Method: X-ray diffraction, resolution 3 A. The entry became public in 2014. 18S rRNA, nucleotides 976 to 1800 from Saccharomyces cerevisiae: 811 nucleotides with solved positions. It holds a match to the Rfam family "Eukaryotic small subunit ribosomal RNA". Gene Ontology terms of the family: structural constituent of ribosome and ribosome. Its Rfam clan is "SSU clan". A reference for the family is Yusupov et al. (2001), "Crystal structure of the ribosome at 5.5 A resolution", Science. Crystals were grown from: PEG 20K, KSCN, Mg Acetate, Tris-Acetate, Glycerol, Spermidine, pH 7.5, VAPOR DIFFUSION, HANGING DROP, temperature 277K. The 2011 paper behind the entry is "The structure of the eukaryotic ribosome at 3.0 angstrom resolution". Entry title: The structure of the eukaryotic ribosome at 3.0 A resolution. The entry has 80 different proteins, among them 60S ribosomal protein L9-A, 60S ribosomal protein L43-A and 60S ribosomal protein L40.

Context: one part of a larger RNA
RNA sequence: GAAAGUUAGGGGAUCGAAGAUGAUCAGAUACCGUCGUAGUCUUAACCAUAAACUAUGCCGACUAGGGAUCGGGUGGUGUUUUUUUAAUGACCCACUCGGCACCUUACGAGAAAUCAAAGUCUUUGGGUUCUGGGGGGAGUAUGGUCGCAAGGCUGAAACUUAAAGGAAUUGACGGAAGGGCACCACCAGGAGUGGAGCCUGCGGCUUAAUUUGACUCAACACGGGGAAACUCACCAGGUCCAGACACAAUAAGGAUUGACAGAUUGAGAGCUCUUUCUUGAUUUUGUGGGUGGUGGUGCAUGGCCGUUCUUAGUUGGUGGAGUGAUUUGUCUGCUUAAUUGCGAUAACGAACGAGACCUUAACCUACUAAAUAGUGGUGCUAGCAUUUGCUGGUUAUCCACUUCUUAGAGGGACUAUCGGUUUCAAGCCGAUGGAAGUUUGAGGCAAUAACAGGUCUGUGAUGCCCUUAGACGUUCUGGGCCGCACGCGCGCUACACUGACGGAGCCAGCGAGUCUAACCUUGGCCGAGAGGUCUUGGUAAUCUUGUGAAACUCCGUCGUGCUGGGGAUAGAGCAUUGUAAUUAUUGCUCUUCAACGAGGAAUUCCUAGUAAGCGCAAGUCAUCAGCUUGCGUUGAUUACGUCCCUGCCCUUUGUACACACCGCCCGUCGCUAGUACCGAUUGAAUGGCUUAGUGAGGCCUCAGGAUCUGCUUAGAGA
RNA sequence: UCUCAGAGCGGAGAAUUUGGACAAACUUGGUCAUUUAGAGGAACUAAAAGUCGUAACAAGGUUUCCGUAGGUGAACCUGCGGAAGGAUCAUUA
Numbered sequence: 001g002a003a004a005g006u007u008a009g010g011g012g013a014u015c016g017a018a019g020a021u022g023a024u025c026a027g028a029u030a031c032c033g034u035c036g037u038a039g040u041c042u043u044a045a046c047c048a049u050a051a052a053c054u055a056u057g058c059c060g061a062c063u064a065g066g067g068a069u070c071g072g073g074u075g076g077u078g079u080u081u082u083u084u085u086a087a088u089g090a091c092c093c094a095c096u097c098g099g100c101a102c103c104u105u106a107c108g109a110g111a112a113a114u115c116a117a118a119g120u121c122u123u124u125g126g127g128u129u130c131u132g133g134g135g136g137g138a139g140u141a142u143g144g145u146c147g148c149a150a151g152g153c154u155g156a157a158a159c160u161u162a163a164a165g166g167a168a169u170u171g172a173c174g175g176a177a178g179g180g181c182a183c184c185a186c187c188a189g190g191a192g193u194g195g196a197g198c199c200u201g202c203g204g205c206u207u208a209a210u211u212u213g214a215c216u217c218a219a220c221a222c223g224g225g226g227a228a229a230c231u232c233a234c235c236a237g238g239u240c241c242a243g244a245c246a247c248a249a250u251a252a253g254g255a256u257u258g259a260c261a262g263a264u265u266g267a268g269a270g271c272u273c274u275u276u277c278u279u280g281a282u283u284u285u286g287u288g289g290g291u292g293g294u295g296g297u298g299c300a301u302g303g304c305c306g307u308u309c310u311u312a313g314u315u316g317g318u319g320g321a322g323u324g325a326u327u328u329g330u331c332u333g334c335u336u337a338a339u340u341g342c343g344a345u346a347a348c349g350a351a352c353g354a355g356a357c358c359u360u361a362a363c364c365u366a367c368u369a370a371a372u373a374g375u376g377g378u379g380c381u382a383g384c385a386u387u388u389g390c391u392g393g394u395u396a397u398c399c400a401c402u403u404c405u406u407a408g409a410g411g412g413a414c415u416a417u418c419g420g421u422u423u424c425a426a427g428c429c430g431a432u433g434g435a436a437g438u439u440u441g442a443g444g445c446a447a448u449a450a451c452a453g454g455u456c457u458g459u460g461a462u463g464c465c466c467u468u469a470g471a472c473g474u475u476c477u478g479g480g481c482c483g484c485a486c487g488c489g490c491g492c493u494a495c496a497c498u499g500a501c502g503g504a505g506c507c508a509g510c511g512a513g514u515c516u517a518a519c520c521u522u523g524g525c526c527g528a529g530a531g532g533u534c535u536u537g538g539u540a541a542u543c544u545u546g547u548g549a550a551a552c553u554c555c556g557u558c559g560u561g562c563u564g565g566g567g568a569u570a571g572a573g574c575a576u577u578g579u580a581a582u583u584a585u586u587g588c589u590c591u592u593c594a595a596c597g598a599g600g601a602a603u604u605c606c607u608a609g610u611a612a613g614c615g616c617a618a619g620u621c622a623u624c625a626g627c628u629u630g631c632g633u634u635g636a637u638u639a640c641g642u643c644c645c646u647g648c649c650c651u652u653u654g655u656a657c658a659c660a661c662c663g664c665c666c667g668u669c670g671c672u673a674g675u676a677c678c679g680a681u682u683g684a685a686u687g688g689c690u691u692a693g694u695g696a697g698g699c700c701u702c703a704g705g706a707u708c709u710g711c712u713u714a715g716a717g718a
Numbered sequence: 719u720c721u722c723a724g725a726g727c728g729g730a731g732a733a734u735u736u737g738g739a740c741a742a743a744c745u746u747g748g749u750c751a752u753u754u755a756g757a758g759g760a761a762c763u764a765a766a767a768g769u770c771g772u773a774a775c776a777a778g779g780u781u782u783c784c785g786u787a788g789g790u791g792a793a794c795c796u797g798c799g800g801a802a803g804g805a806u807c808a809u810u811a
Base pairs, nucleotide, nucleotide: 005046006045007044008043009042010041015039019035020034021033022032053803057128058127059126061120062119064104065103066102069099070098071097072096073095074094075093076092078091079090080089108115109114134161135160136159143154144153145152146151170658171657172655173654174653176652177651178650179649180648181647182646185642186641189606190605191604192603193602196493197492198491200489201488202487203486204484205483212223213222234479235478236477237476238475240473245288246287247286248285249284258277259276261274262273263272292467293466295465296464297463301461303455304454305453306451307450308449313352314351315350317348318347319328320327321326331343333342334341357444358443359442360441361440363411364410367408368407369406370405373402374401375400376399377398379394380393381392382391383390384389414437416432417431418430419429420428421427495599499558500557501556502555503554504553505552512544513543519538520537523534524533525532526531565596570591571590572589573588574587575586612634613633614632615631616630617629618628619627661778663775666771667770669768672764673763674762675761677759678758681755683754684753685752686751687750688749689748690747692745693744694743697740699738700737703734707730708729709728710727711726712725713724781802782801783800784799785798786797787796788795789794
């Protein structure tokens, strides 16, 4: 020894843990707003900790370049101050010690980031202190210690586990940054859609079945999916084997096939049955093995397709950088639709993609041609004028042509020329010419990598599983896919007068069409109509067809009234396709005459012959278009821009993602097993040492003396 | 040298016995070491998952983190002071 915290007194403006409240939210104990305790300040005691950081011990030596700056000092006939330029001051230059740092290098070092130390290390030693030894368990348990407390210091183990971890790289991603591009973005606008009725798909519900796929852009007028039969997969029922081959069996004393009638059936199915003929090794029974299946599996596949991608991206070689994964090349700026280019450049030179290319639409009085295309003229001929003329007829009467038509070969544009801008580069803009100057318009084609996107219901593409004679095979009859309280999507028709209805005028382009068959169909007749009928041309630049289309134009009627706007719902009749129309295939006629008076929040598409309006052929198609694929007719307002919004791209950046944000990931709570810890039991056990009391035994010692006994002495006998 | 009354003072030595030192061991405690049972408690792990939420990783949608302190089902929230390991090496001009 920050802050917090503790003990007390002071102090207590502010801000404010706790707490309260108001909002937010599914919740919101929060973030944001308000009120506010403790605290925040101080004195006197404590505490001893922070990412207490430079995450980098101290002393010493050495190895490298540079400018700033702080402190001290030195040198400069520096500068600037006075009144005369002396001193002092502040400034300036040079030096030199010692500081806080910075910049370049890298000899050197490193895993790298990076580092003047983090260098002088395998060529391994100047001196010295400290700490780590895979991740967890865990800074936990235990003991000790310091503290009033909070806590500080010291600090295990059982058990668990293959990794935890560092730096860097490339992806992916981000509710970070900077640029960009885009009418599947916005701006300025148009036209709408979302509101009405109806058409159509999807869901839901219903159902014997209402077959099924697909669910954000990238499922829902999509499966070319407009289903009366078929289609067909679903539902109710009936046939059939088209069950190859091989083996085995039964069989010519017929394995086996067929059926008139009748019964039986929806049924002229001999399916089954009654009767009794038939027919011949071809079937039948069974095992083995096949065959089929719009049965499952698109999460096993192929092929195809959709999508990122209306995007501009992808990759070698040699050189540069790095231990390496990698990087550079492949880029700051400018430019473009474009990684398109100009440039900049440790790169240089290149390949894919973009572009080039290809188709289609525009130009050609230049070439080559045409009775399956046109034109002028001549015959012949009609009508009006008659002044010669104007308008027609005639498929070849005859000659000529190629403008218009067809399609061959070429031409044409290159953003040309001039101007303005700009690194006066690529380019962009203006004007002039031009058939054309937005990649000329519009398309086709289209890299690397990717998705568990969709399709096994396109396939005699396919693995596996399923099922194969009461079939999940196949055919037949009938129903269904359309069933309707409702939710969503694409659409059609509308609300009228910029219209509707009636006359009348009257103009396209892309297209298709009949052989061993019945397509496109003029014309005549018939019919209000829809249709019918008798003929006809055409296998087609020849016939349909000038596809006489619709919007549109003119003249009229209607007069703002759900009206003559609108035409749903429904009744009655006539026709057409079809074996078949009932649950109305479609068309026609009369009648019925609804909602809708411009559409809430939302929201789609669009920049020029476009939008919108208009209808037409083609696909489907026996019939059926309110759908699609194209086609032309009428023909605009607005923009010529931006990054506000939604997307994508680039670069920067962060990452603990890499099965890559539908990622990763934290804790309580819940189950099962194992481990050690805490823990009443004044818990238990074993061993060592022990206080107090008690104390065997041998040994030493005071005694004791069963038994033994040496010496002396008097007497006696020999 | 050997044999029987005796009077002496001396020795060996068993049982028994005094005191001692040595000292096993008994009793009751104490302490140290090593080990150990236990109702129940409280944790960790196996562990990846389940339930509630979404704390961290991107400015992780309140930057994160550290020390301290209080508070909440849970992750965590909030005050104070740090750090960038930040999302800023940048305002002599």